The depositors describe the entry as "CryoEM structure of Enterococcus italicus Csm-crRNA-CTR (4.3) complex".
This is an experimental structure of RNA, with 73 nucleotides shown.
[PDB]
Context: bound to proteins that are not shown
RNA sequence: ACGAGAACAUGCGCGACAUUCCGAAGAACGCUGAAGCG
RNA sequence: CGCUUCAGCGUUCUUCGGAAUGUCGCGCAUUGGCA
Repeated sequence: ACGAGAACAUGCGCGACAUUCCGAAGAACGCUGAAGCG
Repeated sequence: CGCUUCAGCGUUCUUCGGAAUGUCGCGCAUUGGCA
C1' cells in the first nucleotide's frame, strides 16, 4: 500500500432474395455493258 | 483486223426508350426494467 484488484464489447449470426441488357427496325435508293469506229 | 475509254458512283454508318426497382436497414443474450 493508487475507489482499488482481477474482468476480451463479446457470442450466434451468407449483403441476400425476385429480375431475359430487351423492345421496334428490309443493307437498299438510284444506276441499259455501254459510246466512238477505225 | 480489232481498238480505246469506263470500273464503280452519289448517299445513310445506327436510331428511339428503359438507366435499376422492390424487401430487410441490425436482431438477440448479458447491462437495463420489473419483481
Among the 5 different proteins in the entry, which are not shown, are CRISPR system Cms protein Csm2, CRISPR system Cms endoribonuclease Csm3, CRISPR system Cms protein Csm4 and CRISPR system Cms protein Csm5.
The sample was in a buffer at pH 7.5.
It was solved by cryo-electron microscopy to 2.9 angstrom.